[PDB]
This is an experimental structure of RNA, with 46 nucleotides shown.
Entry title: Regulatory motif from the thymidylate synthase mRNA.
The 2011 paper behind the entry is "Structure of an RNA dimer of a regulatory element from human thymidylate synthase mRNA".
The entry also models magnesium ions.
Released in 2011, the model rests on X-ray crystallography data to a resolution of 1.97 angstroms.
Crystallisation conditions: pH 6.5, VAPOR DIFFUSION, HANGING DROP, temperature 295K.
C1' cells in the first nucleotide's frame, strides 16, 4: 500500500427513539 | 402525524485517521 474486521473524524438517511419549535 | 432545529441508537459512503490480522 492492499484486503478483512474494528474503533475515531467528517457527509447523509426513511435511523420505530428523546428534548424543543411550527403546521 | 407531518416538517424543522438538536441529542441516542442504527445504517451508507469516505480517510496516506487510528489498533489488530493476513498479503
Nucleotide at each position: 500500500c492492499c484486503g478483512c474486521c474494528g474503533c475515531g473524524c467528517c457527509a447523509u438517511g426513511c435511523c420505530u427513539g428523546u428534548g424543543g419549535c411550527g403546521g